RNA sequence: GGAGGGUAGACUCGCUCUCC
Numbered sequence: 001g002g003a004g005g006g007u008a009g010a011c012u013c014g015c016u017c018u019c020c
Stems, first nucleotide, its partner, number of pairs: 001020007
C1' cells in the first nucleotide's frame, strides 16, 4: 500500500481486527 471482517449511520463520521 491492497484486500477481507466487525462496529455506527446520522448529527459531523470514524475506529478496530485479520490476511497478503